[PDB]
This is an experimental structure of RNA (P-tRNA) from Pyrococcus furiosus, with 76 nucleotides shown. The 2013 paper behind the entry is "Promiscuous behaviour of archaeal ribosomal proteins: Implications for eukaryotic ribosome evolution". An Rfam search finds the family "tRNA" in it. From the family's description: Transfer RNA (tRNA) molecules are approximately 80 nucleotides in length. Their secondary structure includes four short double-helical elements and three loops (D, anti-codon, and T loops). Further hydrogen bonds mediate the characteristic L-shaped molecular structure. tRNAs have two regions of fundamental functional importance: the anti-codon, which is responsible for specific mRNA codon recognition, and the 3' end, to which the tRNAs corresponding amino acid is attached (by aminoacyl-tRNA synthetases). tRNAs cope with the degeneracy of the genetic code in two manners: having more than one tRNA (with a specific anti-codon) for a particular amino acid; and 'wobble' base-pairing, i.e. permitting non-standard base-pairing at the 3rd anti-codon position. The literature on the family includes a 1993 paper in Trends Biochem Sci by Hou, "The tertiary structure of tRNA and the development of the genetic code". Gene Ontology term of the family: triplet codon-amino acid adaptor activity. It is annotated as a transfer RNA. The structure was determined by cryo-EM at 6.6 A resolution and released in 2014. Entry title: Promiscuous behavior of proteins in archaeal ribosomes revealed by cryo-EM: implications for evolution of eukaryotic ribosomes.
């Protein structure tokens, strides 16, 4: 230095024709409980990693950037 792929609630991981957003897991407030785990109801944060452009509007589709995942660094 080539060539693919990613980031998405505090993690982690579903999604997407461009008009959406969630689960599980932490967390908080109330409830079983003698207190407590367990369990049981009520939640909410996401510019959907940065920066451009296209669009009447991009989380999605393109240019670019950044860190992280492989494959190749050779017969010579």
């Nucleotide at each position: 230095g080539c060539c693919g792929c990613c980031g998405u609630a505090g993690c982690u991981u579903a999604g997407c024709u461009g008009g959406u957003g969630g689960a599980g897991c932490g967390c908080c407030g109330g409830a079983c409980u003698g207190u407590u785990a367990a369990u049981c109801c009520g939640g909410c944060g996401g510019u959907c990693c940065c920066c451009g452009g296209u669009u009447c509007g991009a989380a999605u589709c393109c240019g670019g950037g950044c860190g992280g995942c492989g494959g190749c660094g050779c017969c010579a």